[PDB]
This is an experimental structure of RNA (AntiT-tRNA flip UCCA) with a sequence from Geobacillus kaustophilus, with 87 nucleotides shown. An Rfam search finds the family "tRNA" in it. Rfam links the family to the GO term triplet codon-amino acid adaptor activity. By type it is a transfer RNA. Rfam describes the family as follows. Transfer RNA (tRNA) molecules are approximately 80 nucleotides in length. Their secondary structure includes four short double-helical elements and three loops (D, anti-codon, and T loops). On this family, see Hou, Trends Biochem Sci 1993: "The tertiary structure of tRNA and the development of the genetic code". The depositors describe the entry as "AntiT-tRNA flip UCCA". The structure was determined by X-ray diffraction at 3.03 angstroms resolution and released in 2022.
RNA sequence: GCGGAAGUAGUUCAGUGGUAGAACACCUACUGGCCCGAAAGGGUGGAACCCCAGUAGGGGGUCGCGGGUUCGAGUCCCGUCUUCCGC
Numbered sequence: 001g002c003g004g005a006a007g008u009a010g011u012u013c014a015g016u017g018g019u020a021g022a023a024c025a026c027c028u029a030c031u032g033g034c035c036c037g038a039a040a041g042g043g044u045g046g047a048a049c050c051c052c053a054g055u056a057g058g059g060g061g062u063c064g065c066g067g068g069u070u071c072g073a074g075u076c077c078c079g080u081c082u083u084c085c086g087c
Base pairs, nucleotide, nucleotide: 001087002086003085004084005083006082007081010024011023012022013021018071027057028056029055030054031053032052033051034043035042036041064080065079066078067077068076
Other pairs, nucleotide, nucleotide, family: 008014tWH009010cHS015063tWW017018cHS017070tWS017072tWS025059cWW026058cWW037039tHS037040tHS069073tWH
C1' cells in the first nucleotide's frame, strides 16, 4: 500500500436529522471525620489550612479537519489526518 475498528470536556462512554449530555476528576458553599449511643444528647485543649467523607450548586467543547446534501449534520455521503489490530 489493502482491509477492519475508533476519533465527542481532564478521563471512560451515551447520542433518534431538531442548534450538546451522563459518571468520575477539577472549582465553590454547607455539614462533619475521633469515643459512647438506636437516636436525642454527651465526651474529646484551639482556630485556620491540608487530607477524607456526605449534600447541593457552578465552570468548562475545533464533536479531528474540509467539502456536499439539506432550512439546518455530532449523526447521512465524499475526501483527508491520527491511533490500534490483521495481510